[PDB]
RNA sequence: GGUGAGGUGGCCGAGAGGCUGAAGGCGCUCCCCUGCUAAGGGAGUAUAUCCGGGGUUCGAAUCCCCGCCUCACCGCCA
Numbered sequence: 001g002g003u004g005a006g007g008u009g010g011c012c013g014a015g016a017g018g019c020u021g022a023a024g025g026c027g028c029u030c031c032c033c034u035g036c037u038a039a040g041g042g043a044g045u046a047u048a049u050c051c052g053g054g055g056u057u058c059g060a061a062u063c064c065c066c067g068c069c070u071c072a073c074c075g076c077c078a
Base pairs, nucleotide, nucleotide: 001074002073003072004071005070006069007068010026011025012024015050028044029043030042031041032040046049047048051067052066053065054064055063
C1' cells in the first nucleotide's frame, strides 16, 4: 500500500436452507438434599437485540454494500 477474514443474550462459542425474522451453552438466581465443612442434581437463567449504519429481497444474525472495530497475513529503499 494494504489484502483476506471475523465481531453474536453478561460472557464463551454456533447457525433454519444460499433469510424465514437472534436460537445454544456457560456464568448468573432460587429450589432440593445429608450433621457441618467440602460436593451434586434440577428449575430462573440478560432476564428486546445478533459491532454499527444503510439499502434490497415478500421477508434480514440469516445477503450484500458502506464501513466500524478487531485479527491474521502479505507487503514496506520518501
Solved structure of RNA (tRNA-Ser (E-site)) from Escherichia coli, 78 nucleotides shown. It comes from the structure "Escherichia coli paused disome complex (queueing 70S non-rotated closed PRE state)". Ions in the entry include zinc and magnesium. Released in 2024, the model rests on cryo-electron microscopy data to a resolution of 3.3 A. The reconstruction used 32,334 particles. Among the 54 different proteins in the entry, which are not shown, are Small ribosomal subunit protein uS13, 30S ribosomal protein S7 and 50S ribosomal protein L13. It holds a match to the Rfam family "tRNA". About the family: Transfer RNA (tRNA) molecules are approximately 80 nucleotides in length. Their secondary structure includes four short double-helical elements and three loops (D, anti-codon, and T loops). Further hydrogen bonds mediate the characteristic L-shaped molecular structure. tRNAs have two regions of fundamental functional importance: the anti-codon, which is responsible for specific mRNA codon recognition, and the 3' end, to which the tRNAs corresponding amino acid is attached (by aminoacyl-tRNA synthetases). tRNAs cope with the degeneracy of the genetic code in two manners: having more than one tRNA (with a specific anti-codon) for a particular amino acid; and 'wobble' base-pairing, i.e. permitting non-standard base-pairing at the 3rd anti-codon position. Rfam 15.1 lists 5,335,975 matches to the family in 14,413 species. It is annotated as a transfer RNA. The 2024 paper behind the entry is "Transient disome complex formation in native polysomes during ongoing protein synthesis captured by cryo-EM".